[PDB]
Primary citation: Xu et al., Nucleic Acids Res. (2023), "Structural insights into translation regulation by the THF-II riboswitch". An RNA from Mesorhizobium loti: 50 nucleotides with solved positions. The entry is indexed under THF-II riboswitch, NPR, RNA. Rfam match: THF-II riboswitch (folE RNA). Rfam links the family to the GO term regulation of gene expression. A reference for the family is Xu et al. (2023), "Structural insights into translation regulation by the THF-II riboswitch", Nucleic Acids Res. Crystallisation conditions: 100mM sodium citrate pH6.5, 1.5-2.5M Ammonium Sulfate. Method: X-ray diffraction, resolution 2.75 A. The entry became public in 2023. It comes from the structure "The THF-II riboswitch bound to NPR". The organism belongs to Mesorhizobium, within Bacteria. Bound small molecules: 2-AMINO-7,8-DIHYDRO-6-(1,2,3-TRIHYDROXYPROPYL)-4(1H)-PTERIDINONE (NPR).

C1' cells in the first nucleotide's frame, strides 16, 4: 500500500444512477421549494484481513 466490517462528519444541487426512484407543498400551466428512500464521491477513526 490494498480489501472487509462498523460506527462518525463532508460532498451531491451544475456528476453517474431513467429527472435515480417515490413522495409532499405552491402554482391555473410553466415552473418553485421540500422529503424518504435508494446510491454514489470523499475526510478521520476503530477491528479483521491480507
Ligand atoms: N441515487 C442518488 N443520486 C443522487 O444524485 C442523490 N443525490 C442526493 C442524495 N441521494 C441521491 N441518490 C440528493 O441530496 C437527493 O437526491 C435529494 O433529494
Nucleotide at each position: 500500500g490494498g480489501c472487509g466490517u462498523g460506527g462518525u462528519c463532508c460532498g451531491u444541487u451544475c456528476a453517474a444512477c431513467u429527472c435515480g426512484u417515490u413522495c409532499c407543498u405552491c402554482g391555473a400551466a410553466a415552473g418553485a421549494g421540500g422529503a424518504a428512500c435508494u446510491a454514489c464521491g470523499g475526510g478521520a477513526g476503530a477491528c479483521g484481513c491480507c